RNA sequence: GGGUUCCUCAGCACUGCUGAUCAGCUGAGGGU
Numbered sequence: 001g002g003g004u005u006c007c008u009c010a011g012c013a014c015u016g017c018u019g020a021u022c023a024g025c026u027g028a029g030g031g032u
C1' cells in the first nucleotide's frame, strides 16, 4: 500500500495462458 484476499464447508456458469475433484475464483458461515 491492498482490504477480507485469512479459516471452514459447499461448489465449477465466471476467473486461472491447457485440465482441474484445486484455488487468491463463486456462495454461505466464522475469524482480529
Base pairs, nucleotide, nucleotide: 006030007029008028009027010026011025015023016022